[PDB]
Context: bound to proteins that are not shown
RNA sequence: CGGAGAGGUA
DNA sequence: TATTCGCCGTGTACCTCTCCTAGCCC
DNA sequence: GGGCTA
DNA sequence: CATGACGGCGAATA
Numbered sequence: 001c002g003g004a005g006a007g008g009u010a
Numbered sequence: 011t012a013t014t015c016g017c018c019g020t021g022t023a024c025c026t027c028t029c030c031t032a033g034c035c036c
Numbered sequence: 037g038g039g040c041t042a
Numbered sequence: 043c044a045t046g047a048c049g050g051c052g053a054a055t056a
Base pairs, nucleotide, nucleotide: 002030003029004028005027006026007025008024009023011056013054015052016051017050018049036037
C1' cells in the first nucleotide's frame, strides 16, 4: 500500500 | 387510477499537490 | 499495582 | 450539520 479535498490532460 | 415520496443512478483511463480518530483515580 | 468513556 | 435535481418507477396513500 488506505481514505478525503483541489487542479489538470484526452 | 394519479399524487406523493422513497431511492435508484448519473462514461472511462491517467497526472500533480496537501491533509487524516484521544480519553477517567485508591 | 488494578481496570477502564464512545 | 442541508437546501437551484435534471428523470422515471413503485409501492405507500390520497